An RNA from Bacteria abnormis: 981 nucleotides with solved positions. The structure was determined by cryo-EM at 3.11 A resolution and released in 2024. NCBI's taxonomy places the organism under Eukaryota, Ecdysozoa, Arthropoda, Diapheromerinae, Bacteria Latreille et al. 1825. Entry title: Acinetobacter phage AP205. The entry is indexed under Acinetobacter, SsRNA phage virus, VIRUS, VIRUS-RNA complex.
[PDB]
Context: one part of a larger RNA
C1' cells in the first nucleotide's frame, strides 16, 4: 500500500427560497470583542507585579449574523451566507399497522419487551454516491442452401331426396328364317400359302319356308291414387301488437290478459270442387308367389327346370336444392323494366396463368445385355441423382519444378521555356558549414540552406463559365375539365416542365514557339498509312449519375422498299468520385512476406477434355453445283371435312425475278517467313558414275576390291571473321578514384594529415595482342556503342518430318491457330435467410444585409445543412378476439370440465363457455425515416490408426500399393433441443 503489491457490467434517475452597496428603528434576537469583577492556577518572595482560568455586570462596541423598512449603483460578491427539503446516525416512550415471548387472570382479557414501514419524537452528518432494468459462455448433431432462366392445356362436378300404381288398345315406327357356292377378312395348329386343318364375319347369288296380325321401341285410352296451384267454395278462429270492458285474476274499481270490440300484421286450420303432373330401363338374384308334366312321385300339389313379378347393391337415364378437384378478379356485347346519375341476367376471347396438371431435356456418375478372356481395352438399352441450360476472358496464359527481385504509413504535387494568368515583411528571421581572428566553455566575419520579388488577381460580345427574377410571349411537352361525334376527334383564360427574350449580386479563368503527346472533323496522296488545315486536352492512365451529339434497328402515317413522324442499340463530350503509376517528402514492426505467405519477371516440365484448319489471309474476271427471305407459275403426290362418284380447305415437289454464299484452276496483289550458304582456298563423305589394274555365280552390258577423272547437287573441315560490333584475358597509351611518388597549405608543430590526377603493381571504359559469337543482303535508313523494321528486291513454296506423289491430293508424329458453361473466373441473370419498417413540426449552428438604419450611435433582416427535441399508420417477421344458441330414424369430432339420481358393484345418464380441424378483419408479441443491403449457391477430407490382401524388396521377403473399420479436422448462414459457469 495513493505509487509498485492494490479496484473490474450496461444503461437511466437523483433540491429549493432570499441576502450579499449604501442608510433608517436597535426595532427584536443571537454571535463575537472590550472593559473591568471574582474564583482559582503559573514565576516571585511572604509579596506585588505579570500571564493564564472561571461567575458575574457594563455600555455612543457605526463589530458579526439573522429579523424590519428604503434608496443607491449595473461594474454590490462569494468560490458562500441563513431558512427549510430528502438521505443516514444516536436515544428511543408508544401506538395506526401490529406478531411472537413472558406476569397476572379458569377462559374470555390485561400489563412488559422486541418488532416492521419509521406509522412517530428528541439530538447530530450528507453524492465520484445513492435508486432501478437487462444479461453470457462452451460443445453437439437434425435439415436447406440457384427450380432453373422452357411450354401448353383445364377451370365446375358429385350423391343425397322427391313419382316410377293397374288394366286396355294401336303399326301408316322398325324387325324374314334355313342351306349351299363364291371373293375377301379375322381367330387357333406344325406351318409356306389359300376361308380350304377348323371356326365366325362381310359383298353377292342360289334353294326351300314365312311376321296367319310375332317381335322391339313408342304411343293412347280407362280407372283409382298422389302432388301442385287455385282471384276457387263453405265452415271456425283476438295469434301478436294499445286501449276500453271487470265475469275472472285482488277488486266496488286502476293497467293487462283469459271472451269482446277497435286499426295493423302474420293470414292459420277444416272438407269440397276445378286445373296441371305424376318418367328408368338394366346388370346378380328360386330370397318369396303365379304358370308348364320337358321327366318323376299320390289325383291335387310338389320336386328339377323354364317366364313374368316381388325383396336387396349400382349406373341414373327425367323435374328442383348444396356445396364443389378446378370454377380468382376486371372488359365489352345482347337482352327485359326504368332512368339521359341510374336497374338485372347470359356469353367467347382478352390482361391476372388466380388454382391445378403434364411436357423438351442435354451431359455425367451407375446398372443391365451382347461380342471381345462377361464391358481385352468395344458396342447397345436402362432407373436414379447432379450439374447445366447467360455475357466476357483464359482454353493448355492449365498447372507444377529453378533462377533473379519484391518495407510500412500519411502527405502536397508533376508536357517543355517565355512576362505572367499567380507566390510578400523581399534587403531579414532562424540554422548549417568555414578560409580565420581574439583565445572564456566565449566573440567576430563569410559562404550556403529554408521563410520572401510578379498584381492587389485573372476576367469584360457583360451567366466570359455557372446562381435567380420576369404582369417573358410564341410554340412544343407533360396533367386536369369539356364536348364527346370529328382527318392516329376536337375545345380549353389548366397545375408544371422545356423552349426561348430580358434582367440582379456572387464564384471561378492571359497566350505564345511548340508542327511536344494525344484526340475529333475535313481535305489530298496512298504507305494505309502519311500529309495539311481547324477545334480541344495535357500529372498519368481508372467508375454511378445529369445534358447533349449524332446513330444499327425497330415502330405508326402516306401515294412510291419510297417519304413523312417516334423510339432507339453501341459510342464521344461537361461536373462527377474512386483507385494505384512513377518520381518528392519524414519517420518507423520483420526490411518481400519476418514470410517459408503472397508475389514478381525469366527459364524449365508436365497438359487437346473435345472439335475445326494449316495465310500466298487480298483484288479481278469466268464456271460446274447450290440456296432462299421476298412473290409468281402446276393434269405429279398427300391429309381433313362435306352423302358418295364429286367438292372445299391446307400440304410435298419444280421452275423463275430480286439476287445469294459456296471456290477447282489462271492472272497476279499482298506478306517478305525462311537461305543469301559470312568471306577465301583445298579436302573427306553421301548418292549417281565412267574408268584401270586382279578374282567371283557356268557365262555377260553381271558380283566383289584397285587406280584416275568427274556432278556442292548437300554437310562437313583450314585461314579470316580486324569487313563491324560484343564479352574476357592480358598490358601499356588515354580518362577518371584509391595509396605512393613531383609540388603545396595547415598543425600538436622532433605525433602528422589534406588536396593537385602526370605516372606507378593492383586496369572501372576503349585502344595493342588472343579466343568465341553474329550482322554477314542492306536498298526509304542503319540503332543508345549490341538486338530491333509503317514501308524497298530476287528465287521455292508459303507450319516441318514422311508415305502413294514434282505438286495439289489423303494420312500420320510434333508444333501453330481459333472455338465450345466443356472447364473456371468478374458481372449480372436466380431465389432463400438475415440485416433491416415512413412524409410534413419546431430549437440549437454558418453565410450574406444600414439606401427609409437610427428623436439612446447600435439595432434589425433573409437563405444553407448538421446537432437537439416533435404527429400517428403500416406491412414483414407471422397471428388472440366472432358465433359450436331450429334442426327426435341423413342427429360432425376433438380438448380444457363438471353434476343429480339409482344400486350396500366390479356399475349407468345429463352440459353451459371457450378453442382446434383457419368460415373473417384488424396486427401484435420483433423493427422512426423503404426499399436497399448483407449471407448462401454447400454438404466432405485425412494417412496419420488398426486390419485383411497382392508384390520378395533398390537391402532384408515383402518397398510400395489395394479394400474395410477406428480416429482426426471440418455449420457457409439459417433450425432446435442439450452439457456446464
Nucleotide at each position: 500500500a495513493a505509487a509498485c503489491a492494490c479496484a473490474u457490467c450496461g444503461g437511466u434517475c437523483u433540491g429549493a427560497u432570499g441576502g450579499u452597496c449604501c442608510c433608517a428603528a436597535u426595532u427584536g434576537a443571537g454571535g463575537g470583542a472590550g472593559a473591568g469583577u471574582c474564583u482559582g492556577g503559573g514565576u516571585u518572595u511572604g509579596a506585588c507585579a505579570c500571564c493564564u482560568u472561571u461567575u458575574c455586570u457594563c455600555g455612543c462596541c457605526a463589530c458579526c449574523u439573522c429579523a424590519u423598512g428604503g434608496g443607491u449603483g449595473u461594474u454590490a460578491u462569494a468560490u458562500c451566507c441563513a431558512u427549510c427539503g430528502u438521505u443516514c446516525c444516536u436515544g428511543g416512550g408508544g401506538c395506526c399497522c401490529g406478531c411472537g415471548g413472558c406476569g397476572c387472570a379458569u377462559c374470555c382479557g390485561u400489563g412488559c419487551c422486541g418488532a416492521a414501514g419509521a406509522a412517530c419524537c428528541a439530538g447530530g452528518a450528507a453524492a465520484c454516491g445513492g435508486a432501478c432494468c437487462g444479461u453470457u459462455u462452451u460443445a453437439u448433431c437434425g435439415a436447406c442452401g440457384u427450380u432453373g432462366a422452357a411450354c401448353c392445356c383445364a377451370c365446375u362436378u358429385u350423391c343425397a331426396a322427391u313419382a316410377u300404381g293397374a288394366u286396355u288398345c294401336u303399326c301408316c315406327a322398325g324387325c324374314g328364317u334355313u342351306g349351299g357356292g363364291u371373293a375377301g377378312c379375322g381367330g387357333g395348329c406344325g406351318a409356306a400359302a389359300u376361308u380350304a386343318c377348323u371356326c365366325g364375319c362381310u359383298g353377292c347369288u342360289u334353294a326351300a319356308c314365312u311376321u296367319u296380325a310375332g317381335c322391339u321401341a313408342a304411343g293412347a285410352a280407362u280407372c283409382a291414387u298422389c302432388u301442385u296451384g287455385g282471384c276457387g267454395c263453405a265452415u271456425c278462429a283476438c295469434g301478436g301488437a294499445a286501449u276500453a270492458u271487470u265475469a275472472a285474476c285482488g277488486g266496488u274499481a286502476a293497467a293487462g290478459u283469459u271472451g269482446u270490440a277497435u286499426u295493423u300484421c302474420a293470414c292459420g286450420a277444416u272438407g269440397c270442387u276445378c286445373a296441371a303432373g305424376a318418367a328408368u330401363u338394366g346388370c346378380a338374384c328360386a330370397a318369396a308367389g303365379a304358370a308348364a308334366u320337358g321327366a318323376u312321385c299320390c289325383g291335387a300339389g310338389a320336386u328339377c327346370u323354364u317366364u313374368c313379378u316381388u325383396a336387396u347393391g349400382c349406373u341414373a337415364c327425367u323435374a328442383u336444392u348444396g356445396a364443389u378437384u378446378u370454377u380468382u378478379c376486371a372488359a365489352a356485347c345482347g337482352c327485359u323494366u326504368c332512368u339521359g346519375a341510374u336497374a338485372g341476367c347470359g356469353u367467347c376471347u382478352u390482361g391476372c396463368u388466380g388454382u391445378g396438371g403434364g411436357u423438351g431435356g442435354u451431359a455425367c456418375a451407375g446398372c443391365u445385355u451382347c461380342u471381345u478372356u462377361u464391358u481385352c481395352c468395344g458396342a447397345a438399352g436402362c432407373a436414379u441423382g447432379u450439374a447445366u441450360c447467360g455475357u466476357a476472358u483464359g482454353u493448355u496464359u492449365u498447372g507444377a519444378c529453378a533462377c533473379a527481385g519484391u518495407a510500412u504509413c500519411g502527405u502536397u504535387c508533376g508536357u517543355c521555356g517565355a512576362c505572367u494568368g499567380u507566390c510578400c515583411a523581399a534587403c531579414u528571421c532562424g540554422g548549417u558549414u568555414c578560409a580565420g581572428a581574439u583565445c572564456u566553455u566565449a566573440u567576430c566575419g563569410a559562404a550556403c540552406c529554408g521563410a520572401a520579388u510578379a498584381a492587389a488577381c485573372u476576367u469584360u460580345c457583360a451567366a466570359g463559365u455557372a446562381u435567380g427574377g420576369g404582369a417573358a410571349a410564341u410554340g412544343g411537352u407533360u396533367u386536369u375539365a369539356c364536348u364527346u361525334u370529328u382527318g392516329a376527334a376536337g375545345u380549353a383564360a389548366u397545375g408544371a416542365c422545356c423552349c426561348u427574350c430580358c434582367u440582379c449580386u456572387u464564384a471561378c479563368u492571359g497566350u505564345c514557339g511548340a508542327u511536344a503527346g494525344g484526340u475529333a472533323g475535313a481535305a489530298u496522296c496512298u504507305u494505309u498509312g502519311a500529309u495539311c488545315c481547324u477545334a480541344c486536352c495535357u500529372g498519368c492512365c481508372g467508375g454511378g449519375u445529369u445534358u447533349a451529339c449524332g446513330g444499327a434497328g425497330a415502330u405508326g402515317a402516306u401515294g412510291u422498299u419510297a417519304u413523312c413522324a417516334u423510339c432507339a442499340a453501341a459510342g464521344c463530350a461537361g461536373a462527377a468520385g474512386u483507385a494505384g503509376c512513377c518520381g518528392a517528402c519524414g519517420a518507423u514492426u520483420u526490411c518481400a512476406u519476418c514470410a517459408a505467405c503472397a508475389c514478381u519477371g525469366u527459364g524449365u516440365c508436365a497438359u487437346c477434355c473435345a472439335u475445326u484448319g494449316c495465310c500466298u489471309u487480298c483484288a479481278u474476271g469466268a464456271c460446274g453445283a447450290a440456296c432462299a427471305a421476298u412473290a409468281a407459275g402446276a393434269a405429279g403426290a398427300c391429309c381433313u371435312u362435306u352423302u358418295u362418284g364429286a367438292a372445299g380447305g391446307g400440304u410435298c415437289u419444280c421452275u423463275u425475278u430480286c439476287g445469294u454464299g459456296a471456290a477447282u484452276c489462271a492472272u497476279g496483289c499482298g506478306g517478305u517467313g525462311c537461305u543469301u550458304u559470312c568471306c577465301a582456298a583445298u579436302u573427306u563423305g553421301a548418292c549417281a558414275c565412267a574408268u584401270u589394274u586382279g578374282a567371283c555365280a557356268u557365262c555377260c552390258a553381271g558380283u566383289c576390291a584397285u587406280u584416275u577423272g568427274a556432278g556442292u547437287u548437300c554437310g562437313a573441315a583450314u585461314g579470316g571473321g580486324c569487313u563491324g560490333a560484343u564479352a574476357a584475358u592480358u598490358u601499356u597509351a588515354c580518362u577518371g578514384a584509391c595509396g605512393u611518388u613531383a609540388u603545396u597549405g595547415c598543425g600538436a608543430u622532433c605525433u602528422g594529415c589534406a588536396a593537385c590526377a602526370a605516372a606507378c603493381u593492383g586496369a572501372a571504359g576503349u585502344u595493342a595482342a588472343u579466343u568465341a559469337u553474329c550482322g554477314a543482303c542492306g536498298c526509304u535508313g542503319c540503332u543508345c556503342a549490341a538486338u530491333g523494321c509503317a514501308a524497298c528486291g530476287a528465287a521455292g513454296c508459303a507450319g516441318u518430318a514422311a508415305u502413294a506423289g514434282c505438286a495439289a491430293u489423303a494420312u500420320u508424329a510434333c508444333g501453330c491457330a481459333a472455338u465450345g458453361c466443356g472447364c473456371a473466373u468478374a458481372c449480372c441473370g436466380u431465389c432463400a435467410u438475415c440485416u433491416g419498417u415512413g412524409a410534413a413540426u419546431g430549437c440549437a449552428u454558418c453565410c450574406c444585409u444600414g439606401u427609409u438604419c437610427u428623436u439612446u450611435g447600435c439595432a434589425a433582416g433573409g437563405g444553407a445543412c448538421c446537432g437537439c427535441a416533435g404527429c400517428c399508420g403500416c406491412c414483414u417477421g407471422a397471428u388472440u378476439u366472432c358465433a359450436a344458441c331450429c334442426u327426435c330414424u341423413u342427429u360432425u369430432u376433438a380438448u380444457c370440465u363438471c353434476a343429480a339420481u339409482a344400486u350396500g358393484u366390479u356399475u349407468a345418464u345429463g352440459a353451459u363457455g371457450a378453442u382446434a380441424a383457419u368460415u373473417g378483419g384488424a396486427a401484435g408479441a420483433a423493427g422512426a425515416a423503404a426499399c436497399a443491403g448483407a449471407u448462401g449457391a454447400a454438404a466432405u477430407c485425412u494417412g496419420a490408426u488398426u486390419u485383411a490382401g497382392c508384390c520378395a524388396u533398390a537391402a532384408c521377403u515383402a518397398a510400395g500399393c489395394u479394400a474395410a473399420a477406428u480416429a482426426g479436422a471440418c455449420u457457409c448462414g439459417u433450425u432446435g433441443a442439450u452439457a456446464a459457469a